[PDB]
RNA sequence: AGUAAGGUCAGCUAA
RNA sequence: AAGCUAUCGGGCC
RNA sequence: AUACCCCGAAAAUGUUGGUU
RNA sequence: CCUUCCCGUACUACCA
Numbered sequence: 001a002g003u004a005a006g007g008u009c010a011g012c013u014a015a
Numbered sequence: 016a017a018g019c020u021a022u023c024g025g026g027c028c
Numbered sequence: 029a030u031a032c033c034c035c036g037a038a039a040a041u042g043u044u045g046g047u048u
Numbered sequence: 049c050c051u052u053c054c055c056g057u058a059c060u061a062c063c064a
Stems, first nucleotide, its partner, number of pairs: 001060004006055002010020004022037001024035003042053001045050002
């Protein structure tokens, strides 16, 4: 360089 | 839009 | 008296513009 | 429910 995905209380998870 | 700690304020000591 | 424990709280969706 | 930007993550980057 080109493809995908995440960002949640101070920390880690859930809806 | 919830839970456990972190934190504040009390209780027991 | 601290620790544990019990009671009460405040505590957020990285962010931009939309649809909603 | 998408999307711009930022931070960090994973994979590929081959055949001569």